[PDB]
Context: bound to proteins that are not shown
RNA sequence: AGGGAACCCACU
DNA sequence: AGCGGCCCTTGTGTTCAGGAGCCAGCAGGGAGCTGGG
DNA sequence: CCCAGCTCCCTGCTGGCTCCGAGTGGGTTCTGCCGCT
Numbered sequence: 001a002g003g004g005a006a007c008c009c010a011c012u
Numbered sequence: 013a014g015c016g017g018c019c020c021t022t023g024t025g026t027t028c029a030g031g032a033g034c035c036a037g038c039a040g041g042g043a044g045c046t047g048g049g
Numbered sequence: 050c051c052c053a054g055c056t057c058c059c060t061g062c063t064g065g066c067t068c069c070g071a072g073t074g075g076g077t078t079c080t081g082c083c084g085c086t
Stems, first nucleotide, its partner, number of pairs: 003080010013086003018081001030069020
Other pairs, nucleotide, nucleotide, family: none
């Protein structure tokens, strides 16, 4: 050489 | 085998972060000017 | 020598667009398929 989007929970 | 095409069901149909400040467009109103009597 | 339209400016409302704290650690699910051309 290898990613991403979405959502959820949580920390200060 | 892969493109058409998208289902929103109420083809008519609920909230796709909603509300708070700026900016833009439309209609109305009036001031003032000008062509007729 | 006023009357009444018409032009041009200003007001107010109504409609639309943008914005909404800083980092961090986990997890799961999903990223098309079905009719016949």
An RNA structure, together with DNA, in which 86 nucleotides are resolved.
Zhang et al. published it in Nat.Struct.Mol.Biol. in 2025: "Structural basis of RECQL5-induced RNA polymerase II transcription braking and subsequent reactivation".
Released in 2025, the model rests on cryo-electron microscopy data to a resolution of 2.8 angstrom.
Keywords: transcription elongation, DNA helicase, transcription-coupled repair, RNA polymerase II, TRANSCRIPTION.
The sample was in a buffer at pH 7.5.
It comes from the structure "Structure of the transcribing Pol II-RECQL5 complex".